[PDB]
RNA sequence: GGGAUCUGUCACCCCAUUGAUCGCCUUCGGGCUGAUCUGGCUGGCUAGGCGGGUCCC
Numbered sequence: 001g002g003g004a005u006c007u008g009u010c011a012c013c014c015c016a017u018u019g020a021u022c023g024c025c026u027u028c029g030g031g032c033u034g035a036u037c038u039g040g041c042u043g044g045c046u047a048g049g050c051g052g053g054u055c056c057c
Stems, first nucleotide, its partner, number of pairs: 001057010012044002014040003019037004023032003
Other pairs, nucleotide, nucleotide, family: 008047tWH011039tWH017020cWH019033tWH026029tWS041044cWH045048cWH
C1' cells in the first nucleotide's frame, strides 16, 4: 500500500419542546425537531468525515 475488524472524536447520524426562537398545520384542544440553535453517548451506523489500534495478505 490492498483488505477485514474494532475504536476515539466530530451538529455526520440518532434522540428531546418534559429545552429556545422561528416556521408549518389545526378539529382551536393542541399537533409537527421543517429551520437555526441548545441539551444528551446516559444515544452510534449496512461507521458518514478525520485520527488511532489489532489481525490478514

Released in 2017, the model rests on X-ray crystallography data to a resolution of 2.32 angstrom. The RNA (7SK RNA) with a sequence from Homo sapiens has 57 modelled nucleotides. It holds a match to the Rfam family "7SK RNA". About the family: 7SK was discovered as an abundant small nuclear RNA in the mid-70s but a possible function has only recently been suggested. Two independent studies have found that 7SK RNA binds the CDK9/cyclin T complex (known as elongation factor P-TEFb). P-TEFb activates transcription by phosphorylating the C-terminal domain of RNA polymerase II. This process is negatively regulated by the 7SK RNP. The secondary structure of 7SK RNA shown here was proposed by Wasserman and Steitz on the basis of chemical modification and enzymatic cleavage experiments. Clan: 7SK clan. The family has 45 seed sequences and 49,373 matches in Rfam 15.1. For this family Rfam cites "Transcription: surprising role for an elusive small nuclear RNA" (Blencowe, Curr Biol, 2002). It comes from the structure "The crystal structure of 7SK 5'-hairpin - Gold derivative". Martinez-Zapien et al. published it in Nucleic Acids Res. in 2017: "The crystal structure of the 5 functional domain of the transcription riboregulator 7SK". The entry is indexed under non-coding RNA major groove base triple transcription, RNA.